[PDB]
Context: bound to proteins that are not shown
RNA sequence: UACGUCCCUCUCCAAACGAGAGAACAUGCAUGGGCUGGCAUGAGCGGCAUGCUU
RNA sequence: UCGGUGGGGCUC
RNA sequence: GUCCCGAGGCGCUGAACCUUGAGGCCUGAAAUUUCAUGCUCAGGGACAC
Numbered sequence: 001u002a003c004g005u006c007c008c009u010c011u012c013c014a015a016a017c018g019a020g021a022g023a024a025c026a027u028g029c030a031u032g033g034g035c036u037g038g039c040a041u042g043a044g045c046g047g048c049a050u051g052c053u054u
Numbered sequence: 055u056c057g058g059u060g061g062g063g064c065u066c
Numbered sequence: 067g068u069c070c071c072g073a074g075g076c077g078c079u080g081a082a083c084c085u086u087g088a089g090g091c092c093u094g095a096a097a098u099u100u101c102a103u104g105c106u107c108a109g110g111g112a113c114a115c
Stems, first nucleotide, its partner, number of pairs: 004113005009023004029104004034091002037084002044078003052057001059074001063070001066067001
Other pairs, nucleotide, nucleotide, family: 002115tHH003114tWS012014cHS014019cWS015089cWW025106tWS026106tWW027029cHS027103tWH028105cWH033092cWH034099cWS036085cWW039082cWW040081tHS042081tHS043079tWH047075cWH048058tWS051057cWW052056cWW060073tHS061072tHS062071cWH085090cHS093102cHH097100tWS099100cWS104105cWS
C1' cells in the first nucleotide's frame, strides 16, 4: 500500500464477563393486519321498541 | 318470521 | 294501569382483552383475505501501516 480484521450498531441457535453464531440498507427494525393460541363473554345500552336475530 | 327476566319493594 | 328502586339473569357477544417479549407463525405452495405500511438518504471509529 492493498485485501481485510476489530470496536461502535443490530439479531439470538451463544452467553457470568470474555468468547460464540450471525447481520452489515437486509421484511433488517418498528407499528399495524391476518394466523395460531389463552381466558371465558368487555364497556355501554336495552326489555315486545327505531333493541337482538331472521 | 320468531322470541325478550328477576325474590321482593316504592309511588301515583 | 303506569313509572321507579333491586342482587342476579338475558341480548348485542366464543365477546373484550392478551398473543413475542430472553426474543410464536405469515410479505416464496394453495386460499370466500392470507399480509400492509414507514424508518434508513456517503455508516462512524481504530488498526492493518
Annotation: Shown are 115 nucleotides from a PDB entry: RNA (SR4_chain_5) from Leishmania major strain Friedlin. The structure was determined by cryo-EM at 2.43 angstroms resolution and released in 2025. Rajan et al. published it in Nat Commun in 2026: "A small nucleolar RNA dictates the structure and function of translating ribosomes in Leishmania". The reconstruction used 178,107 particles.